[PDB]
This record gives sequence, C1' cells and structure tokens, in this order.
RNA sequence: GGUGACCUCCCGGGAGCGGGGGACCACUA
Repeated sequence: GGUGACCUCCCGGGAGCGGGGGACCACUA
C1' cells in the first nucleotide's frame, strides 16, 4: 500500500442506493 469483516461520523437521495473522513481486526511484498 491492497482487499475483506466490523464499528463510528459527515454529505446526497423518493426507494434499491450514491459520495467521503476515521477506528478496529483479518489476510497480505
């Protein structure tokens, strides 16, 4: 750095949802 679990907060939206900040864990050069 990636990806996933899970948590927290923010913006958007008539649903299904869309856009982000941050934790925490996992697997991982």